[PDB]
C1' cells in the first nucleotide's frame, strides 16, 4: 500500500428500513 | 444466591 | 449509550448507498 468484513453501554454480543436490547462487570435491595 | 437498577 | 466519524436517499436509518478513520482477514 491493494482487496475483503466488521466497528452498537466499561467488556463480548443480538438487533426483520419503523419505541434502542441481552449477558458480565458495577449499582442497590431481599 | 435471587430481585431491582 | 453521540450505535466509530462525516454525508446522502426515504415520511421514516442501529439498518441502504457515498466517503473516510480504526481494528480484523488475505494478497497468485
Nucleotide at each position: 500500500g491493494c482487496g475483503g468484513a466488521a466497528g452498537u453501554a466499561g467488556u463480548u454480543c443480538a438487533g426483520u428500513g419503523g419505541u434502542a436490547g441481552a449477558a458480565c462487570a458495577c449499582c442497590a435491595c431481599c | 444466591g435471587g430481585u431491582g437498577g | 449509550g453521540u450505535c466509530g466519524c462525516g454525508g446522502g436517499u426515504u415520511c421514516g436509518a442501529g439498518u441502504c448507498c457515498c466517503g473516510u478513520c480504526u481494528u480484523c482477514c488475505g494478497c497468485u